Molecule: tRNA-Gly; T-box riboswitch discriminator
Organism: Geobacillus kaustophilus
RNA sequence: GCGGAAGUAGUUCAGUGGUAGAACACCACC
RNA sequence: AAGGUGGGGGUCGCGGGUUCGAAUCCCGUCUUCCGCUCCA
RNA sequence: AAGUGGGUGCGCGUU
RNA sequence: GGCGCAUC
RNA sequence: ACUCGGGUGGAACCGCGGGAGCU
RNA sequence: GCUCUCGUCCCGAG
Numbered sequence: 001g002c003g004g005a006a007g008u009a010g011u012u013c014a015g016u017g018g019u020a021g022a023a024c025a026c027c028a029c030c
Numbered sequence: 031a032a033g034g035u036g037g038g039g040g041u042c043g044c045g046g047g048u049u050c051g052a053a054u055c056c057c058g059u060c061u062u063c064c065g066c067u068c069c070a
Numbered sequence: 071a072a073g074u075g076g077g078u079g080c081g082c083g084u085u
Numbered sequence: 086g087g088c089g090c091a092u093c
Numbered sequence: 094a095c096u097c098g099g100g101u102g103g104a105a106c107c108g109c110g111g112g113a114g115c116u
Numbered sequence: 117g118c119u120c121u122c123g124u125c126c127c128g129a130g
Stems, first nucleotide, its partner, number of pairs: 001066007010024004018050001026037005043059005067104004078091005095130006108124008
């Protein structure tokens, strides 16, 4: 190069057209 | 310490297009990985 | 250490 | 970086 | 300047060096 | 002057 997959909070992931989330990590309190 | 309660922390790899509106759809590109083919 | 106006080893001169 | 020599 | 694996880096298909082949 | 082939990076076995 040509095919296939992944890329989202520091890290691992969820979120599949209408205001972005959890766990661990950091801060406070019990 | 560990459990629990809260808090702070992001414009979704980047660019462009579609849409009133995109992390999500389309196109380009970057890295990482797997395979095939070349070069060393 | 990997695209190179070639490479390994040895004796020199040289940065 | 270079000269020679020798080897693939 | 032999062969078969592997690894690593590249996607530049090039230069250089030896060998062979043919113009 | 072109074509092919190997060498011009490292390792293993032949």